[PDB]
RNA sequence: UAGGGAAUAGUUUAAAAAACAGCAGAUGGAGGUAUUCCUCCUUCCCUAACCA
Numbered sequence: 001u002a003g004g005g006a007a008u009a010g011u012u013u014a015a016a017a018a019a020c021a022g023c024a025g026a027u028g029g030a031g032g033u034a035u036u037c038c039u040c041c042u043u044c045c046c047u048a049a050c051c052a
Stems, first nucleotide, its partner, number of pairs: 001048007010020002013017001028041005
Other pairs, nucleotide, nucleotide, family: 008014tWH009010cHS009011cHS009018tHH009025cWH010025cHS012018cWW015027tWW017026tWH021024cWW022023cWW033034tWH
C1' cells in the first nucleotide's frame, strides 16, 4: 500500500453505569440528519500484498 473492522473516564467493560489506576473524571477528530444514522481524516488491528 489494499480492503475488513475498531475507537467510551488514565485502564478495561456496560447501556451515559460500574471496576481498577490517580473527588476528579468519557462518548479519537471534523461535518451533517445522535455513543446508539451516515461521511471524510487520524491512530491501531486484521487479512493480503511489498513485483520489477
Source information
Released in 2022, the model rests on electron microscopy data to a resolution of 2.21 angstrom. The RNA (E/E-tRNA) from Homo sapiens has 52 modelled nucleotides. It comes from the structure "Human mitochondrial ribosome at 2.2 A resolution (bound to partly built tRNAs and mRNA)". Among the 82 different proteins in the entry, which are not shown, are MRPS21 isoform 1, Coiled-coil-helix-coiled-coil-helix domain-containing protein 1, Aurora kinase A-interacting protein and Growth arrest and DNA damage-inducible proteins-interacting protein 1. Singh et al. published it in Nat Commun in 2024: "Mitoribosome structure with cofactors and modifications reveals mechanism of ligand binding and interactions with L1 stalk". The reconstruction used 509,691 particles.